[PDB]
RNA sequence: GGGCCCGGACCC
RNA sequence: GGGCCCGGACCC
Numbered sequence: 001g002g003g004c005c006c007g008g009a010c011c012c
Numbered sequence: 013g014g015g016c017c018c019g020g021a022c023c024c
Stems, first nucleotide, its partner, number of pairs: 001024003005020004010015003
Other pairs, nucleotide, nucleotide, family: 004021cWW009016cWW
C1' cells in the first nucleotide's frame, strides 16, 4: 500500500 | 453509508 473492520476529525 | 486524513487490528 490492497482487502476488511475498529477509535477519532472535518466534509457529503 | 461515502469522501479524505491521523491512529490501530487482522490477512496479503
Method: X-ray diffraction, resolution 1.51 angstrom. The entry became public in 2022. An RNA structure, in which 24 nucleotides are resolved. Ions in the entry include barium. It comes from the structure "RNA duplex containing C-A base pair".